């Protein structure tokens, strides 16, 4: 490099899942949205891609 198949705010814990990146769980922040001012909903980069970065897993 090529092909498949995946993983995503930070921090601190942690007898659960997961081969793993991680996920789930308690706790304190951050970003976007939206809101009837209670609150509600989302998390790599993108307005989104058979699209990228970084990072896991097989084949070569």
């Nucleotide at each position: 490099g090529g092909c498949c198949a995946g993983u995503c705010u930070g921090g601190c814990g942690u007898u659960u899942g997961g081969u793993g990146a991680c996920a789930g769980c308690g706790c304190c922040a951050a970003g976007u949205u939206c809101u009837u001012c209670g609150g509600a909903a989302u998390u790599g980069g993108g307005a989104a891609a058979u699209c990228c970065u970084a990072c896991u897993g097989g084949c070569c």
Description
An RNA structure with a sequence from Bacillus halodurans C-125, in which 60 nucleotides are resolved. It was solved together with OLE-associated protein B. The structure was determined by X-ray crystallography at 2 angstrom resolution and released in 2021.